[PDB]
Source information:
Solved structure of RNA (crRNA), 40 nucleotides shown. Method: X-ray crystallography, resolution 1.89 A. The entry became public in 2022. Protein in the same entry: Cas13bt3. It comes from the structure "Crystal structure of the Cas13bt3-crRNA binary complex". Nakagawa et al. published it in Mol.Cell in 2022: "Structure and engineering of the minimal type VI CRISPR-Cas13bt3". The entry also models chloride, bromide and magnesium ions. Crystals were grown from: 10% PEG3350, 0.2 M Sodium bromide.
Context: bound to proteins that are not shown
RNA sequence: GUAUGCUGGAGCAGCCCCCGAUUUGUGGGGUGAUUACAGC
Numbered sequence: 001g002u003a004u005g006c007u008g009g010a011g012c013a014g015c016c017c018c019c020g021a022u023u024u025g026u027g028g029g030g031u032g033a034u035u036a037c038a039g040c
Base pairs, nucleotide, nucleotide: 005040006039007038008037009035013034014031015030016029017028018027019025
C1' cells in the first nucleotide's frame, strides 16, 4: 500500500471513532466502499 466519472452487490476484510490499554484489543459502534465483483 493515490475514491480521476456513473450504476448495482460485498463492509468476513481494510480503515476510522468510542471504550480499554507499556499501546495494533475476537470489547462496542461506524464507514454515501477501498473491490481476487458485475455492468455503463